[PDB]
Context: bound to proteins that are not shown
RNA sequence: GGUAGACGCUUCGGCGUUUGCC
Numbered sequence: 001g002g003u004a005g006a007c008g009c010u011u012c013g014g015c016g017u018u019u020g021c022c
Stems, first nucleotide, its partner, number of pairs: 001022009
Other pairs, nucleotide, nucleotide, family: 010013tWS
């Protein structure tokens, strides 16, 4: 640098937190 999961919020596109992987 790119990304996966979990939890919460959501005015449903995302936001935050958290833990990872290449």